[PDB]
C1' cells in the first nucleotide's frame, strides 16, 4: 500500500443502537491474506 470492507468472509467482527426475533443501524482500535 491493496484487497477483505459502500462492511460477512479463505477466515475474522470489540461496542453502541432499533427489533421478540430474523434481521437492521453506527462503529476499523487492530486483525487475516497478498506484495
Ligand atoms: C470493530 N471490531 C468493528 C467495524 C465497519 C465494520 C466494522 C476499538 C476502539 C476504536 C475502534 C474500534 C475498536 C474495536 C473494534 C473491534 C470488530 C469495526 C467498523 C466499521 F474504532 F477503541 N471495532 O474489535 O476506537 O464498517
Nucleotide at each position: 500500500g491493496a484487497a477483505g470492507a459502500u462492511u460477512g468472509u479463505a477466515a475474522a467482527c470489540a461496542u453502541g443502537c432499533c427489533g421478540a426475533a430474523a434481521g437492521g443501524c453506527a462503529g476499523a482500535c487492530a486483525c487475516u491474506u497478498c506484495c
Overview:
An RNA structure, in which 35 nucleotides are resolved. Ions in the entry include potassium and magnesium. Entry title: A new fluorescent RNA aptamer bound with N565. Primary citation: Huang et al., Nat.Chem.Biol. (2024), "Structural basis of a small monomeric Clivia fluorogenic RNA with a large Stokes shift". It was solved by X-ray crystallography to 2.7 angstroms.